The RNA with a sequence from Rhodobacter sphaeroides ATCC 17025, together with DNA, has 37 modelled nucleotides. Crystallisation conditions: from 40% MPD, 30 mM magnesium acetate, 50 mM sodium cacodylate pH 5.7. It was solved together with Uncharacterized protein. The entry is indexed under Rhodobacter sphaerodes Argounaute (RsAgo); guide RNA; target DNA; RNA-DNA heteroduplex; non-canonical base pairs and bulges, RNA BINDING PROTEIN. The structure was determined by X-ray crystallography at 1.85 A resolution and released in 2018. The 2018 paper behind the entry is "Accommodation of Helical Imperfections in Rhodobacter sphaeroides Argonaute Ternary Complexes with Guide RNA and Target DNA".
[PDB]
Context: bound to proteins that are not shown
RNA sequence: UUACUGCACAGGUGACGA
DNA sequence: TCGTCACCTGAGCAGTAAC
Repeated sequence: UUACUGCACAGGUGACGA
C1' cells in the first nucleotide's frame, strides 16, 4: 500500500497483586 | 516464580464510501 467497516482465526500479552 | 481480571495486534477476507 486511497480508505472505512471489523469479521474470523492466531499469537499471546498487559495491568494489579502478594 | 505465582493468582486474577482483562483484552490487544497481525493476516487475510469481503463489502462500501456520513446530505